[PDB]
This is an experimental structure of RNA with a sequence from Escherichia coli, together with DNA, with 114 nucleotides shown. Wang et al. published it in Nat.Struct.Mol.Biol. in 2026: "Structural basis for retron co-option of anti-phage ATPase-nuclease". The structure was determined by cryo-EM at 2.69 A resolution and released in 2025. The entry also contains Retron I-A effector PtuA, Retron I-A effector PtuB and Retron I-A Ec78 reverse transcriptase, not shown here. Rfam match: Retron msr RNA. From the family's description: Retron elements are found in a wide range of mainly Gram-negative bacteria. The retron encodes a reverse transcriptase that is responsible for the production of a small satellite DNA called msDNA (multi-copy single-stranded DNA). msDNA has both DNA (encoded by the retron msd gene) and RNA (encoded by the msr gene) components. The 5' end of msDNA is linked to an internal guanosine residue of the RNA strand by a 2'-5' linkage. The components of msDNA are poorly conserved in sequence between different organisms -- this family therefore represents only a subset of known msr genes. The PDB entry is titled "Cryo-EM structure of the Retron Ec78 complex, PtuA:PtuB:RT (4:2:2)".
Context: bound to proteins that are not shown
RNA sequence: UAGUCGGGUGAUUAGCCAGACUCUAACUUAUUGAACGUAUU
DNA sequence: GGAAGCGAAAGTGTCGCAACCCGAGAGAGGAACGATCTCGGGTTGCGACACTTTCGCAACCCTTAATACGTTC
Numbered sequence: 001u002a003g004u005c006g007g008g009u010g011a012u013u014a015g016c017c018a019g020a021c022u023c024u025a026a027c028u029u030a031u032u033g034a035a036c037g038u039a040u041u
Numbered sequence: 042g043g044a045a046g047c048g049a050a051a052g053t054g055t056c057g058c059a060a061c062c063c064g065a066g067a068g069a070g071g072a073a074c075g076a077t078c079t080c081g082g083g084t085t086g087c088g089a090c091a092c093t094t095t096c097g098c099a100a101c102c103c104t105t106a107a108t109a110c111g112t113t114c
Stems, first nucleotide, its partner, number of pairs: 002022004007017003033114002036111003047097021
C1' cells in the first nucleotide's frame, strides 16, 4: 500500500472524518428445539 | 436416503478406410508369345467413434412442529 478493527458525523445498511491493528491466514451462520438476553408475567 | 432427468466417465464393439495381394486381361515389342499396367474382388489391420454400463446430483419430507422479540448451534 492493501485488508481489517470502529469512535464520530450522516433522513442513516450508503457516503465521508479521526484513530488503530497486521501468526502465509474469517467466510456472520439456524427453528417452532436447547440455552442466553428481553418483554408480558 | 435418493423420484426422475440427465450427463460424466470409462469400457467395448464395429465399421469404414487404407494398404496390400492376387488372378484376368488387352496386347508392347517386333515378328512370336506374351511385358506391363490396369480391373475387379478379396483380406487384414487399425483407429475413430458409436454404443453400453455405472454413478451421482438431490424432488419430497413421511401422521407425528410451534407460532411475544432478538442473536447461536